Background:
Shown are 681 nucleotides from a PDB entry: RNA (23S rRNA, nucleotides 1374 to 2237) from Streptomyces fradiae ATCC 10745 = DSM 40063. It comes from the structure "Structure of the 50S ribosomal subunit from the antibiotic-producing bacterium Streptomyces fradiae". An Rfam search finds the family "Bacterial large subunit ribosomal RNA" in it. Rfam 15.1 lists 51,934 matches to the family in 10,816 species. Among the 28 different proteins in the entry, which are not shown, are Large ribosomal subunit protein bL9, Large ribosomal subunit protein bL21 and Large ribosomal subunit protein uL15. The organism belongs to Streptomyces fradiae, within Bacteria. The 2025 paper behind the entry is "Extensive natural variation in bacterial ribosomal drug-binding sites". It was solved by cryo-electron microscopy to 3.13 A. Keywords: Streptomyces, ribosome, 50S, ribosome-targeting antibiotics.
Context: one part of a larger RNA, bound to proteins that are not shown
RNA sequence: AUGAGUAGCGAUACACACGUGAGAAACGUGUGCGCCGAUUGACUAAGGGUUCCUGGGUCAAGCUGAUCUGCCCAGGGUAAGUCGGGACCUAAGGCGAGGCCGACAGGCGUAGUCGAUGGACAACCGGUUGAUAUUCCGGUACCCG
RNA sequence: CGAUGGGGUGACGCAGGAAGGUAGUCCAGCCCGGGCGGUGGUUGUCCCGGGGUAAGGGUGUAGGCCGUGUGGUAGGCAAAUCCGUCACAC
RNA sequence: GCUGAGACCUGAUGCCGA
RNA sequence: GAAGUGGAUGAUCCUAUGCUGUCGAGAAAAGCCUCUAG
RNA sequence: CGGCCCGUACCCUAAACCGACUCAGGUGGUCAGGUAGAGAAUACCGAGGCGUUCGGGUGAACUAUGGUUAAGGAACUCGGCAAAAUGCCCCCGUAACUUCGGGAGAAGGGGGGCCACUUCUGGUGAUCACUCUUGCAGUGUGAGCUGGGGGUGGCCGCAGAGACCAGCGAGAAGCGACUGUUUACUAAAAACACAGGUCCGUGCGAAGCCGUAAGGCGAUGUAUACGGACUGACGCCUGCCCGGUGCUGGAACGUUAAGGGGACCGGUU
RNA sequence: AGCUGAGAACUUAAGCGCCAGUAAACGGC
RNA sequence: UAAGGUAGCGAAAUUCCUUGUCGGGUAAGUUCCGACCUGCACGAAUGGCGUAACGACUUCUCGACUGUCUCAACCAUAGGCCCGGUGAAAUU
Numbered sequence: 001a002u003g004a005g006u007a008g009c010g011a012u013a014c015a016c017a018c019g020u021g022a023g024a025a026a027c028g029u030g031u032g033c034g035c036c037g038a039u040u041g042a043c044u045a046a047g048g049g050u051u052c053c054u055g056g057g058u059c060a061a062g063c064u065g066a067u068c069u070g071c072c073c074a075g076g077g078u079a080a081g082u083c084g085g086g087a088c089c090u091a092a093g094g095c096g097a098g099g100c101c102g103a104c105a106g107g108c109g110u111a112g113u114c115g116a117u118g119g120a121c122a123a124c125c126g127g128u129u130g131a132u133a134u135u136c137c138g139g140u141a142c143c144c145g
Numbered sequence: 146c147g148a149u150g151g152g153g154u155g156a157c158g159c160a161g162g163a164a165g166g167u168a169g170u171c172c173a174g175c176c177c178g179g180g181c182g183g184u185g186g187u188u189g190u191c192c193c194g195g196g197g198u199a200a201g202g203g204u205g206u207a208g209g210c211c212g213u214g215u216g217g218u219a220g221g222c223a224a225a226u227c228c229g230u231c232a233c234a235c
Numbered sequence: 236g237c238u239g240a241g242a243c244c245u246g247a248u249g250c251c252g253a
Numbered sequence: 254g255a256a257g258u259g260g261a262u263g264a265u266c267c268u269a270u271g272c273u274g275u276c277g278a279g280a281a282a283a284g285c286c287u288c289u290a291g
Numbered sequence: 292c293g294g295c296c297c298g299u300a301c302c303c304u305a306a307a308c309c310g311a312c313u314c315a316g317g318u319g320g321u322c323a324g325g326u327a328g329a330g331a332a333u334a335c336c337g338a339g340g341c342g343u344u345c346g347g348g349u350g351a352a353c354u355a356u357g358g359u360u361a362a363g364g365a366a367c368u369c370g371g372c373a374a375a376a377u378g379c380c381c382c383c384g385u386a387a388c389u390u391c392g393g394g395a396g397a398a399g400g401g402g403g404g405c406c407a408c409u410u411c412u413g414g415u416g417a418u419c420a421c422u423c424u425u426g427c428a429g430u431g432u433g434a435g436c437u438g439g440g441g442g443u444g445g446c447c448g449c450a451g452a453g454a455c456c457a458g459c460g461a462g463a464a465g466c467g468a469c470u471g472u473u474u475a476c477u478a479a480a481a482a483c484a485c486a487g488g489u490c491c492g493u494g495c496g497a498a499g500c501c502g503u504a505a506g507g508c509g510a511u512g513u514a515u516a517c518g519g520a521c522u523g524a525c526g527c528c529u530g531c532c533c534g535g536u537g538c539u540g541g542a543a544c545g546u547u548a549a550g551g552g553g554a555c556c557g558g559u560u
Numbered sequence: 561a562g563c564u565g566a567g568a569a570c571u572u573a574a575g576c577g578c579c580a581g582u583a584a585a586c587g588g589c
Numbered sequence: 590u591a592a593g594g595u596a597g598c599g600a601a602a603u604u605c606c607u608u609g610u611c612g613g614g615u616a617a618g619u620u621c622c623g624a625c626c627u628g629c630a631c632g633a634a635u636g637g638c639g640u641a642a643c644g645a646c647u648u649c650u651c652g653a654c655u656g657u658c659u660c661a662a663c664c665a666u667a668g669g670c671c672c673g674g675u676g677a678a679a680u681u
Stems, first nucleotide, its partner, number of pairs: 001681001008675002014032006033342004041322004047302002051300001052076006061069001081142002083298004088119002091117001093114003099108003123140005143294004150288005158275004164268003169262005175196005181189001197250002201245003208238003212235005218229001220228002241427001251257001276279001308317002324336004345673004353668008362659002366657001371654001379403005388393001390524001404446012419431001421429001423426001447451001459652007466644002471483002487522007499508003525639004530589003535586002537582005545576002550571002556565004597631001598628001609625005
Other pairs, nucleotide, nucleotide, family: 002680cWW003679tHS004678tHH005006cHS005676tWS006677tWH007676tHS009063tSS010312tWW013033tWS020024tWH021023tHS021067cWS025345tWS026064tWH026065tHS036040tSS037039cWS037337tHS037338tHS038323tHS039041cHS039338tWW045303tHS046303tHS049050cHS050077tWS050078tWW053130cSS058069tWH060071cWS062068cWW064345tWS065343cWS065344cWS069070tSS070306tHS076131tWS080134cWS080299tWH089282cSS090116tWH090281cSS092115tHS096111tHS097110tWH101504cSS102105tHS102503cWS107505tSS116118tHS118280tWS123134tSS124199cSS128133tWH129130tHS147290tHS148289tWH150223cWS155283tHS156282tHH157281tWH162271tWW163269cWW165240tSS167264tWH168263tHS177255cSS180191cWW195256tSS199247tHH200246tHS205206cHS205239tWS206240tWH207239tHS207268tWS217230cWW224289cSS225288cSS252256tHS253254tHS265331tWH276278cHS277279tSS301307tWS305318tWH306344tWH310314tWS313344tWW352669tHS360656tWH361660cWW364655tHS364657tHS365371tHS365373cWW365655tWH368370tHS375654cSS377458tHS378457cWH384398tHS385397tHS386395tHH387394tHS389392tWS390640cHS393641tSS416434tHS417433tHS418432cWW422428cWW424426cSS448450tHS468642tWS469485tHS473480tWH474478tHH474479tWH481602tHS486523tHS488584tWS493497cSS494513tSS495512tWW495513tWS495514tHH497510tHH498509tHS502504tHS502505tHS522634cSS524640tHS528633tWS529634cWH532591cSS533585tWH542543cHS544577cWW547573tHS547574tHS548572tHS552569tHS553567tWS554567tHS560561tWS583586cHS588592tSS590591tHS590592tHS594595cHS594632tWS595633tWH596632tHS599626tWS600607cWH604606tWS614618tWS614620cWW615617tHS618620tWS633636cSS656660cWS656661tHS
C1' cells in the first nucleotide's frame, strides 16, 4: 500500500448568558439541573520524583477540540529541641574477631554488631502565603545539658 | 555519687458483659442576629442563621489494685541494709 | 496508700464567631 | 464583631495493660526504682 | 546560654503508585455527619467534590443491559439453565428421624398505616425538703425531656414490612461424617485434609531428615514422647491362607572376597 | 645358591541356600 | 491348592448380555425407588454394612412460580444508522 475514510474513540447529564479570543460544545465567571457522599470528600505509609505555584506557548502529546493541561520553556516553592526516623533498646534473621569443619572454592558459629513491623522518650490551640506549616507568626507549655 | 554486677518492674493470650464518662449529634417555649414573604394565609410554641474554645497547671471523684513491721536468714557467681524464704507481733 | 476516665477552676479581659 | 445557655441522645473513643470467664497457657532488651562492690 | 542529621512541595480507592496506555483491575492504615433503618446494608442528603478529556440527530434490522405481558403453567430442555415466586418485626404452631445437641427460621397461620381516647412501664434529673462523714457526698421528692408495652373506637386506599433492602419449600437415593484445602488462567468434586484406629521404628550423641564434615531440626522434647505407613467421625464388625515376595529372629552345616599361606612347576647362571 | 614368573592345598566374615514367626505386611481366597 | 470368599451387601460410582424379571410412580418411565440373585468382573482398615447433622457435589419426584415454552408483542437506554472530528486491524 489493501482492508478503509471502515471498527473504535475505554462504562449514567449537562443546559443557558456573558467574557477572553484570529478561531470556543470542551477555556474563565454566573445561574440552573444531575451525580458521589463507609465516598467521585479530607489525610498518611509504600511508591513516583518536581507532576506543586506564577508567568509565557499551542510545534510534538492529549483516541475530537483547545486560548486549557499532570504537555513544552523560564522563574519560584518544602523552615522542627517536642511530628516520623537516626545519635536509645532489642525479636525473627543477617554479618562475625578468634574458632571448628572442609582437597581448593567454601559451610557453621562464640564474644560481639546490626536488624522495626514492637518497647522508651518532651506541644497544644488560632492566624497567615500563590505555593509550607504540631516546622513561620501570637499565647500559653514541656524535655535534656 | 553509684555501678556493665544482684533484685523488682518493664512483661504482654483470646473471648464477654456491665458501669461511669467524653467526642459527636438532635431539640428548645430559652439566648443573640435578621425577615414578614412575587400566589390563598402568615406578629406567631411562624421562617432563616449562630449558640465554641486545645496542651499544660490546680483538684483527686466513679472504677481498679494493695497488708504493715521486728528478728533470723544454707539462696541471688563477691557483697548487699535490696530480693527470696522462715518465725513472731500487729 | 497507689492509680484513675471524667466534673469544677485556670489556660481564656485572649482566640474564634452569624 | 452579639449570644456563645438548658435538655435529650450517644459511641467502634477513655477509665481498661482494668474486671469476669477460659485453654490452646500467651517476645526480648533498654528505660525506671533499688542494693551493695567502688 | 546550647539543643545535631534526614523527611517536610505534590499525587495516594488514582490522570502522578503496580498493570506497556489519562487502562471498567490491584493498593496497608486513619477520619466517618442528617433522616428512615438493627447496621459501616440500602434510598435521599450534609462537610466537600464532579459533570473534559469526541459530539449533534435520527422511532430501521440486529446485539446487549433493564421493563411489562392475555389464556395455559415446564407442554422448553441433556437438565426448571435463566427468570419468576418467598423475603422484614411480633405472636401461635411445628413431623419422620436422632449421636438428644439437632431436624427448626421445619411446614403452616395471624397482626402491621394514620387519628383520637385510654392503660401500664424504664432512663434522666431542676426544684422542695431532710440527713450526715458536711462533699465532686447522701437519702427521700418529682418538673421538663425521652424510650417501650397493652386495650377501645374511628379514617383512607386496589394495596399499611406500600419505595430501596429483604430465606422458595417438601419427599427420596448415591458419595463423603462434619468446618475446611485444591489444578493462579476451562475440572471445587465423590479428590486432599481432618478428629479417631492399627501397625512399624526409636533407650536419647534416639530413630528419621538437611550436610562431604562440622553443625542443626527432631527438642531446650524422653515410650501417655517423636518419626514412618495405611484407614478415615460414630455404631455392629473386621473371616481363611505364611505356598511366593518382604520384614523379625536363629544360625549346626554347605558355598564364598580381600587378606594370611607358598605345595609344586618354570626362566636365568 | 641368588634373583625372578605363575602359583595349588589349607585358614575367614557378612550374604545366600536352611529353620521358625509375621498379613490393619505387598498379596491370594 | 497354602487356602479356595465367612459376616455383610448385590443389575450397584462395579452388571457385557441389558431397556434382566416383578412391584411403585406417569396417559406414556432406557432415568428413579423397593426386591429377586443367572456377582461377565462385590467383600471386610487399597476396610464391609448403616448412620442424625452437614454439602455452591450427583440423581429422581412433588407444591409455589413464572416468556423456558404454545408464541410471540411492545417500551427505553448503549451500540448499530446519518452528519462533523480523529482514525486502526488481522489479511493479501